[PDB]
Context: bound to proteins that are not shown
RNA sequence: CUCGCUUCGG
DNA sequence: AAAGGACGAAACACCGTGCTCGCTTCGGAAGCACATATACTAAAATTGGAA
DNA sequence: TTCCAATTTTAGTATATGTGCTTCCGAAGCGAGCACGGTGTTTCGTCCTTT
Numbered sequence: 001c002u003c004g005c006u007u008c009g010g
Numbered sequence: 011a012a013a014g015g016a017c018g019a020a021a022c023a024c025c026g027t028g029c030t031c032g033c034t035t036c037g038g039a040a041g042c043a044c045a046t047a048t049a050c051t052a053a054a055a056t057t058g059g060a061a
Numbered sequence: 062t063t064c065c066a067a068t069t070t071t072a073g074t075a076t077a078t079g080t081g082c083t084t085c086c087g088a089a090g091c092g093a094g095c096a097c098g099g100t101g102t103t104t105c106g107t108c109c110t111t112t
C1' cells in the first nucleotide's frame, strides 16, 4: 500500500 | 587431543501444476420482490366424417 | 350436403427459479498477505580411522 475483519464514535 | 577424505544429510531453489492427503459433500437459504419461461391446460375454432 | 365430434393451435394464464436490492460520514487496530510438493543441487558438518 491494497484488502478484509472487528471495536468505537455520532 | 589435532588430522582429513569421503559420505550423509539437510536446507533452499525449481518446475510440473493448480491451492483439499483421498476425489465429496455440508448446510442455510436472509428478506422483500419484480421479472422470467415452462408446461399446461384449456378453450375455442376448424376440418373431417356420419347420417 | 351439413351437424356433430375430435384434434390442434395458439394464447393466455397461474407458479416458482433468478437476479436484484438492503443509511450518511468518521475513527482506530490486528491480520496477513499465493503456495507448496516434492525434487534436485549445493554446502556444510561430522561417523571413523591417522597423525
Base pairs, nucleotide, nucleotide: 001094003092005090006089008087009086010085011112012111013110017106018105019104020103021102022101023100024099041082042081043080046077047076048075050073051072052071053070054069055068056067057066058065059064060063061062
Other pairs, nucleotide, nucleotide, family: 002093cWW004091cWS007088cWW014109cWW025098cWW044079cWH045078cWW049074cWW049075cWW

The depositors describe the entry as "Human RNA Polymerase III de novo transcribing complex 13 (TC13)". An RNA with a sequence from Homo sapiens, together with DNA: 112 nucleotides with solved positions. The 2025 paper behind the entry is "Structural insights into human Pol III transcription initiation in action". The entry has 18 different proteins, among them DNA-directed RNA polymerase III subunit RPC4, DNA-directed RNA polymerases I and III subunit RPAC1 and Transcription factor IIIB 50 kDa subunit. Keywords: Elongation complex, TRANSCRIPTION/DNA/RNA, TRANSCRIPTION-DNA-RNA complex. The sample was in a buffer at pH 8.